[PDB]
Context: bound to proteins that are not shown
RNA sequence: AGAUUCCGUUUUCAGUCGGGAAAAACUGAA
Numbered sequence: 001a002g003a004u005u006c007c008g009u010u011u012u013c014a015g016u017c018g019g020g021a022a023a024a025a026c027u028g029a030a
Stems, first nucleotide, its partner, number of pairs: 005020004011030006
Other pairs, nucleotide, nucleotide, family: 004021cWW019024cWS020023cWS
């Protein structure tokens, strides 16, 4: 200097990307 990880749905499915270190999106169809 750069580079990890986890989360966003949480009964499932139909439609895409970003943040943070316990912390954060809906409708419709079953």